[PDB]
Context: bound to proteins that are not shown
RNA sequence: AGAUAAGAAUAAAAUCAAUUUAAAAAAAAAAAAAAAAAAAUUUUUUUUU
Numbered sequence: 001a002g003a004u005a006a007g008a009a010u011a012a013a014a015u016c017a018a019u020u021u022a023a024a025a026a027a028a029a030a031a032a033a034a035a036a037a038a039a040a041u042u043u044u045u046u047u048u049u
Stems, first nucleotide, its partner, number of pairs: 019027003036044004
C1' cells in the first nucleotide's frame, strides 16, 4: 500500500508522468492465421448474462 457497498440516472464537455525514483538509467525482431469455439449448413463470439 484497498477500489464510495452502489448520486434515479454525463442530449451527450479525450485530465498530468503507466518501468520507476533523489543527481539518469537498467535495458531486450524468430510471427500473416483471416476469425476463437461448438453443432454441420449455422450459432455463440469483449455489437443486449

The PDB entry is titled "A cooperative PNPase-Hfq-RNA carrier complex facilitates bacterial riboregulation. PNPase-3'ETS(leuZ)-Hfq". Shown are 49 nucleotides from a PDB entry: RNA (3'ETS(LeuZ)) with a sequence from Escherichia coli. Dendooven et al. published it in Mol.Cell in 2021: "A cooperative PNPase-Hfq-RNA carrier complex facilitates bacterial riboregulation". Method: cryo-EM, resolution 3.7 angstroms. The entry became public in 2021. The reconstruction used 133,607 particles. Protein in the same entry: RNA-binding protein Hfq and Polyribonucleotide nucleotidyltransferase.